[PDB]
Context: bound to proteins that are not shown
C1' cells in the first nucleotide's frame, strides 16, 4: 500500500432463548 | 408486562 | 442471557 | 491487532 479480525464510545431500529 |  | 446489522468516530 |  491492499486484504483481514478483536473491541471502545456514541446512535438506530428491531429478532430471541430460558424463566414468571 | 419484568427479569 | 444474546444476536441482527446500519450510521458516526476511534484504539 | 
Nucleotide at each position: 500500500u491492499g486484504g483481514c479480525g478483536a473491541g471502545u464510545g456514541g446512535g438506530u431500529g428491531a429478532g430471541u432463548g430460558a424463566g414468571g | 408486562c419484568c427479569u | 442471557a444474546c444476536u441482527c446489522a446500519c450510521c458516526c468516530a476511534c484504539u | 491487532g